[PDB]
Context: bound to proteins that are not shown
RNA sequence: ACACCCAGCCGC
DNA sequence: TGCTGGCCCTCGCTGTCAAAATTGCGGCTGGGTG
DNA sequence: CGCCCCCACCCCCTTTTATAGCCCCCCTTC
DNA sequence: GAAGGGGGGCTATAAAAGGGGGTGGGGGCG
DNA sequence: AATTTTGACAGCGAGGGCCAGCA
Repeated sequence: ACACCCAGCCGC
């Protein structure tokens, strides 16, 4: 140098 | 001997309820805890 | 989560003394 | 009675002795 | 903060059966 969780946002 | 109404014992339609599952596709970003 | 009890093992309870800065307590001042 | 002062106790250094009490370690309840 | 289907529990109810008594 991650993995979950959360949030926001893109196109239809 | 054939006929009768009591309950026994079996089935089951039904109301409600319990259980259990699912509820668009792709993507870019930052942040927190552990 | 929510927590009490029963065991081993160690530290402080005494005592002595040197050392000195620090600080509590009582005394004294006005 | 507030404030400054003096005397004395507290602190650590070693060491021994026995035993009481503080502390941590394992095990049991719901 | 929302909706389905499969499934069983439990009640009520009717039914065929089984029987003692009637005629």